[PDB]
Context: one part of a larger RNA
RNA sequence: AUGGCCGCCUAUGGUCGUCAAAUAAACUACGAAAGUAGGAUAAAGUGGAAUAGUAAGGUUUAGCUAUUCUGCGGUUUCAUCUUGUAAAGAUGGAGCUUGAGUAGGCAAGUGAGAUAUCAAUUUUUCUUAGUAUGUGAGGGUAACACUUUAGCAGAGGAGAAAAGUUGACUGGGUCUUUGCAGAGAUUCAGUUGAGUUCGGAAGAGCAAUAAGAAUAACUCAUAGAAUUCAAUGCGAGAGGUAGGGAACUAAUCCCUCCCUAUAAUCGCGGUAUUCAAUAUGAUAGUUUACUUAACAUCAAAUUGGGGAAACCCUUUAAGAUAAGAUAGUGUACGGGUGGUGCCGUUAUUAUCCUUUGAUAGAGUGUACCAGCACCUAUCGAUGAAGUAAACUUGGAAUAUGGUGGUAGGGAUACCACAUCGGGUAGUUAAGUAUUCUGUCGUUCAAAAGGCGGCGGAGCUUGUGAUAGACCGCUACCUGAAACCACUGCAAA
RNA sequence: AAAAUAAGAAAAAGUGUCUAU
RNA sequence: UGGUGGUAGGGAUACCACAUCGGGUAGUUAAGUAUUCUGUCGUUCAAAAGGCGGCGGAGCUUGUGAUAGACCGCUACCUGAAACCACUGCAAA
RNA sequence: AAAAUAAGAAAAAGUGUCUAUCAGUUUUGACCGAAAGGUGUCUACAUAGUAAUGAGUUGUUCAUUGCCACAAACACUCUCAAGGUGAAUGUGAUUCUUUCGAAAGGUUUCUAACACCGCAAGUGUGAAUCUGCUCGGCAGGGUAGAAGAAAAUAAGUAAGAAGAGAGUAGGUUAAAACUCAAAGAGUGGUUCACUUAAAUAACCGACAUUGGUUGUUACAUCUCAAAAGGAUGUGGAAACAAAGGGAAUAGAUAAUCCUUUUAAAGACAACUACAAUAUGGUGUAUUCUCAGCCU
Numbered sequence: 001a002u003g004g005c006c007g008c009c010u011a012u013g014g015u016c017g018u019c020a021a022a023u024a025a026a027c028u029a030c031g032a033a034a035g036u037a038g039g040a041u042a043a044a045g046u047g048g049a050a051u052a053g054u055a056a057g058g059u060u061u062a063g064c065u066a067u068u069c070u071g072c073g074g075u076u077u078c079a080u081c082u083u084g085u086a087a088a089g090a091u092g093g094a095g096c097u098u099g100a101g102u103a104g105g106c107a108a109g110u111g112a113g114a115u116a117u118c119a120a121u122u123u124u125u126c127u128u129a130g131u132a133u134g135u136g137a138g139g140g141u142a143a144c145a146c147u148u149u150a151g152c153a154g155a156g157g158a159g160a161a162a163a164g165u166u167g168a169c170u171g172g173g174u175c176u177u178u179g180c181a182g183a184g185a186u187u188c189a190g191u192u193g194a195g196u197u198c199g200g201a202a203g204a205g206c207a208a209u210a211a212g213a214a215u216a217a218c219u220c221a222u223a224g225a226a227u228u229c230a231a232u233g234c235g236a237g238a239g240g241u242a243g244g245g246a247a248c249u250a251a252u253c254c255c256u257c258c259c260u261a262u263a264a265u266c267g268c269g270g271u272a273u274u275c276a277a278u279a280u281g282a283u284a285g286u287u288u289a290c291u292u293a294a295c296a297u298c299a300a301a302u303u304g305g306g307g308a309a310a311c312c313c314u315u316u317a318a319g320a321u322a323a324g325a326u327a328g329u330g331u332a333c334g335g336g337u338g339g340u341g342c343c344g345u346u347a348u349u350a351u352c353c354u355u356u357g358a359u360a361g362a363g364u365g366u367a368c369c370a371g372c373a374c375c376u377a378u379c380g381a382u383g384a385a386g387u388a389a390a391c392u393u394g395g396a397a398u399a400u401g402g403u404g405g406u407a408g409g410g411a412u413a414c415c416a417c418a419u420c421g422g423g424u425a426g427u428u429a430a431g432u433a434u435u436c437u438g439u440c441g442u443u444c445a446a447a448a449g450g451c452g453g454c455g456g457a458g459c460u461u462g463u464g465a466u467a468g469a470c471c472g473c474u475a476c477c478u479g480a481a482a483c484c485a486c487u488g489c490a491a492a
Numbered sequence: 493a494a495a496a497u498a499a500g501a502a503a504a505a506g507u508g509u510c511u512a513u
Numbered sequence: 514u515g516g517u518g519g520u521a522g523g524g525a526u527a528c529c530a531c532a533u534c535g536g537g538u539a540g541u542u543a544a545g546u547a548u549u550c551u552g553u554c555g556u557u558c559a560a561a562a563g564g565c566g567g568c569g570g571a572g573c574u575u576g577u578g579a580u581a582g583a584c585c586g587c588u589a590c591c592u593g594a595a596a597c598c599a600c601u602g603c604a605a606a
Numbered sequence: 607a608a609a610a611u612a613a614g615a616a617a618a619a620g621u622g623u624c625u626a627u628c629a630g631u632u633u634u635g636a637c638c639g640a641a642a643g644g645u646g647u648c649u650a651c652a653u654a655g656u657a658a659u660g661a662g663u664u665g666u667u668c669a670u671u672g673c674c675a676c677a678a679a680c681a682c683u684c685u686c687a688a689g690g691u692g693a694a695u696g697u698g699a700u701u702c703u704u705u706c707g708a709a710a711g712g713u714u715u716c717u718a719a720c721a722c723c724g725c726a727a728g729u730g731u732g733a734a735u736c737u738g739c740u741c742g743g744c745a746g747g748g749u750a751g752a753a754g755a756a757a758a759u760a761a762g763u764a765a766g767a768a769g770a771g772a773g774u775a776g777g778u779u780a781a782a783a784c785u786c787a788a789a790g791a792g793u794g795g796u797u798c799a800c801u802u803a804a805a806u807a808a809c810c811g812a813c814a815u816u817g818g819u820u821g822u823u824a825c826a827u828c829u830c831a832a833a834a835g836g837a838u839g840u841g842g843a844a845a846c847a848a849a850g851g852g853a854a855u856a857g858a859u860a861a862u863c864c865u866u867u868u869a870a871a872g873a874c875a876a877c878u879a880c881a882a883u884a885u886g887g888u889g890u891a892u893u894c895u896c897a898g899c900c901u
Stems, first nucleotide, its partner, number of pairs: 003016003007106006027038002030035001045072004051066004075095002079091004109222005118167005124161003134152002139147002168191007176183001178490005195206001197204002224275004229270001233268004239262001241261005251526005278399003284392004289387003296321003301316001304313003325351003332345003355381007363374003402417005419480008428462001430460002435457009465513005471506001500686002516531005533594008542576001544574002549571009579627005585620001629785010643816006656672006674698004680692004701770005712759001713757002716754001719731004735752007790800001794810004817878006824840006841895003847867005886900003
Other pairs, nucleotide, nucleotide, family: 002017cWH003020tSS005100tHS006013cWH011402tHS012102cWS022043cWH023042tWH024041tWH024095cSS025040tWH025041tHS025076tWS026039tHS031033tHS032657tWS033672tWS034672tWS042075cSS043074cSS043096tWS044073tSS049068cWW050067cWH055062cWW061492cWS073097tWW074097cWW078092cWW083084tWS083087cWW084086cHH084087tWS103402tSS107109cHS109225tSS114214cWW115214cWH116212tHS117211cWH123162cWH127158cWH127300tWS130131cHS130154tWS131155tWH132154tHS133153cWH136148tWS136150tHS137149tWH159318tSS172238cSS173238cSS175184cWH177178tSS187238tSS192208tWH193210tWS199202tHS208210cSS216392cSS217285tSS217286tSS223224cSS228271cWW231232tWS237263cWS237264tWS238263tHS249251tHS250527tWS277400cWW281395tHS282394tHS283393cWW288388cWW299318tHS300317tHS302315cWH303314cWW323383cSS324352cWW328348cWW329347cWH330341tHS330345tHS331346cWW332341cWW333341tWH337339tHS341344cWH341345tWH346347cWW353383cWH354382cWW354384tSS362374cWW363373cWW423499tSS424499tSS426505tWS428507cWS429461cWW430461cWW438501cSS439500tSS445750tWS447738tWS462507tWS470508cWW475503cHS477498cSS490492cWS495496cHS537613tSS538613tSS540619tWS542621cWS543575cWW544575cWW547853tWW552615cSS553614tSS571854cSS572853cSS573861tWS576621tWS578628cWW578785cSS584622cWW589617cHS591612cSS604606cWS609610cHS639773tWS639775tHS640649tWH641774tHS641795cSS641809tWS643896cHS643897tWS648772tWS649650tHS649772tSS651665cWW652666cWS652771tWS653663cWW653667tHS654666cHS654699cWH665771tWS678694tHS679693tHH684688tWS701772tHS707762tWS707764tHS708763tWH709761tHH710760tHS712758cWW715755cWH716733tHS717734tWS723727tWS742745tSS762763cHS772811cSS773774cHS785786cHS786788cHH789801cWH791799cWW791803cHS791804cHS793795tHS794843tSS799806cWS800804cWS816897tWS823871cWH830834tHS839870tHS840870tSS844893cWH845868tWS845869tHH846868tHS852862cWW853859tWH860861cHS881882cSS884885cWS885886cHS885901cWW888889cHS889897tHS890896tWH891895tWH
């Protein structure tokens, strides 16, 4: 170098070597033992105490850190014992409870939130309509009753649309630790009753599963996360129950109280599986918006005519359908029945529709002839269709695949950093008579001084040189590392 | 609580660049 | 189950003390005591004084550890109130 | 009409409960302390850093080894220094009393003078002389010293040498439980020994001193009418006894109980020796028992 591990990809560095972290105990060699010298190898954590310190002026408390101990798990290893001799298993006993960072990227994962739809039901408005009907001046025809006009007021019911309101509220306990108040999560209790059961009923029964999805293409917030479980481990723990105890009494039992057992639900952790770098766009899609309700179809009723009282054809319609409907059959899933596809979803069937493609036709339109369009038939597909905008997924492959910092602007490419930051010295080579010095050794009883070693100053040439600004290099010293937790506030 | 000590000697280390002299 | 009340944080069991209640006075450990003081009784004393005997008490000695205070009881004894009616309402004479 | 007398003596009757005290006990700790004289000083240790084997032991010592702490020759390492790593090896507990008893340092002064010599330098006698630095023209000065000379400290210190193995019996106090062999006997006395009144076992520490004559003072008995004196005397723990204290309306009295004597400075001065530990008496009595004294 390459390989394994730190979630993935890459850079960097950190570990080990292909059974791929170290370090204890183990294991040796001594020792009577304490131990001393060697020494290879494992691993998930969840809780509790008890210190020591803390910010802090004292004191109080909480936290925060460190250390030790300990339950229980995990793991390793020794000892013993059977079974089996290995395969293991059981029972003691000991050790450890710990490591992989720093960037940039990675979330159809999950969590919280939005936003539909559905079933009820109130109100308002519109249509059937100024319709039915009421009140009805004034007229006609009577002879002294029989028409009921204009006008004015004006519907219920049925149909439809939009706005709503309901489909649950309140209390207690836990949990999210850091205490204290808000949210959620869960659990227990209660309340109200829309609905169904029996009822002509008024009453009485069961009553909150009294519906509800999906989200890649909405928000944010999570860097590792999700799912899963005969081996999963620990802790908290609403309740109900079961046990035991406290307390009181002369005594006993029950309730209130306390603890333990059980565990609905949580917190952390574990096994197993899966996902995890960017940019191009192949594919596969989703929202909005427009065509726009043009056209078309369906409508409570309605306008007129024809039948004939069956019904047609019509022409208006509040309004609706932007891909569904209508009858099966009951593949499958649910939901209630005394029970029946009896009802909800989606399975084809069959006919309608939507969008269409192939023929095979007529006609008509485009100035004529092609062709095309439109209707009809047949055979297929199709869930609306066309289009704008955004947006998601992102085959194969080809480049990219840490941060910053480079030139008038970009690419290539190059640099220096892997947690950064702030200082102290320096940063040309030799040669030196004397002198002064740093540092070390030595001689010196302290100062003085001498001597030696490694250098420095200054001078001599070299380097032309001098001075100033950046740019680096090279030793060394120091500092800050460093935080998390559902929010908001916070000191005790 | 906030700016006070250190960076001893050797070794190492561009005879870099630019500007003005 | 079958009187009243009164019992514990609350109830049941169960237990207590009252049978008309109420308000007082003494007490509420056992022995032993030289002297002294006393209660009470007897006796001697002509009154006072005093003496003697009986049953005790005080105080001391140990026991009970003890001391003091609050309730809780026990045991003798003394006393009190019992105690009213009438169909209503008023009532003294 | 409304609060005045009684509840005589014995007998009977919870030795109840709770609270607050006060006493004790039984543990702990903590101090404090000798029960066979006084005074003084004292009471800690267990074979010796620490463990183990083997000796020896009249105190505690040796030898070997392992290990710990400290020091360290030296070896490696470290560019110098500062260091680091091993070590050979040595040091490693230890109270008390008597007695005998040092030094070395450093502290105050000295560093002369005299003779002979031009002056020095010399030579004799202080101790009679040297050095570094520095100021001086010198011989010298003034500053640090070296080596000496006195003297006080050092010091009744260190180190020896003998002796001992000694904080006991118990007391007080704080807390916690608790509440009466928390009583008594007995001894000289204290017990953790012994239990209904008598016996048993320990203990009352270590060392040194407390000697003789004379005297003072204090105290105890006697004797003195007080005052003034006089005689004999002085260890300690008990006893017999004695005296006070303390009650029940004042007093006084005291069985029992308590306190105090009993149970007296073996002192204090001055002068003066020191024993041979013979081991009984004498001190010394109501009992024991030390000091002294004689043998």

Released in 2025, the model rests on electron microscopy data to a resolution of 2.93 angstrom. This is an experimental structure of RNA (Env38-Golld RNA, nucleotides 3 to 559; Env38-Golld RNA, nucleotides 402 to 833) from uncultured Caudovirales phage, with 901 nucleotides shown. Entry title: Composite map of Env38-Golld RNA. An Rfam search finds the family "Giant, ornate, lake- and Lactobacillales-derived (GOLLD) RNA" in it. A reference for the family is Weinberg et al. (2009), "Exceptional structured noncoding RNAs revealed by bacterial metagenome analysis", Nature.